[PDB]
Context: bound to proteins that are not shown
DNA sequence: ACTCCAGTACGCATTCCACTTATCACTAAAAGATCGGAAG
DNA sequence: CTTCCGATCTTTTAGTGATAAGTGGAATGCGTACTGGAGT
C1' cells in the first nucleotide's frame, strides 16, 4: 500500500482477476444481535 | 398425599442500513428559433 | 428609420423482429414454559 472504478496485494514507480455507463421509476427487502 | 421429570406445546424480539428489478439512450440530419445584416 | 432574409446554434425525429410459451412453487429452528403421569 499506489488502480476508470472494486477486491486482494507488492519481484516490479505497480502486480493478479473482474469492470455497461448516465438517466428515470417500482418493489420493498437484507444484515446483525439475542 | 407430595414431588419429580420427561414428554408436549406454542409462538420470535430489537435495531440498523440500501438493495434489487425493469425501462430507455448509446444519433446525423430534418426542422425551427434566432440574429446580424441589407434593402426599401 | 423599418422590415426582411441567409447563416447559426438548437431541437426533435425518423422506427425493422423477435422472444418465455414456465415460473417444482420450498418445508424455521429455537427455545422457554406446560403439564399429566409416575416414583416416594
Nucleotide at each position: 500500500a499506489a488502480u476508470u472504478u472494486c477486491u486482494a496485494c507488492u519481484c516490479u514507480u505497480g502486480u493478479a482477476g473482474a469492470u455497461g455507463u448516465g438517466a428515470u421509476a417500482a418493489g420493498u427487502g437484507g444484515a446483525a444481535u439475542g